[PDB]
RNA sequence: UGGGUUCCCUCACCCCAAUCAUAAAAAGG
Numbered sequence: 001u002g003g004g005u006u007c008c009c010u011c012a013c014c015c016c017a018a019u020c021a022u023a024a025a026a027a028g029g
Stems, first nucleotide, its partner, number of pairs: 001017004008029003
Other pairs, nucleotide, nucleotide, family: 001019tWS002011cHH003011tHH004024tWS005025cWH006026cWH007009cHS007027tWH010012cHS014025cWS015023cWS016021tWS016022cWS017020tHS
């Protein structure tokens, strides 16, 4: 920088990636 499940939102914070893809809990509110 890109994106992400539990999970509504989140680079303060968590995970993965070199951004094609694979998951996954825990967290703050």
Keywords: riboswitch, prequeuosine1, preQ1, pseudoknot, A-amino kissing, bound state, RNA. The RNA (PreQ1 Riboswitch (30-MER)) with a sequence from Escherichia coli has 29 modelled nucleotides. It comes from the structure "Class I type III preQ1 riboswitch from E. coli". Lineage of the source: Bacteria > Pseudomonadota > Enterobacterales > Enterobacteriaceae > Escherichia. The structure was determined by X-ray diffraction at 2.3 A resolution and released in 2023. Schroeder et al. published it in J.Biol.Chem. in 2023: "Structure and function analysis of a type III preQ 1 -I riboswitch from Escherichia coli reveals direct metabolite sensing by the Shine-Dalgarno sequence". Bound small molecules: 7-DEAZA-7-AMINOMETHYL-GUANINE (PRF).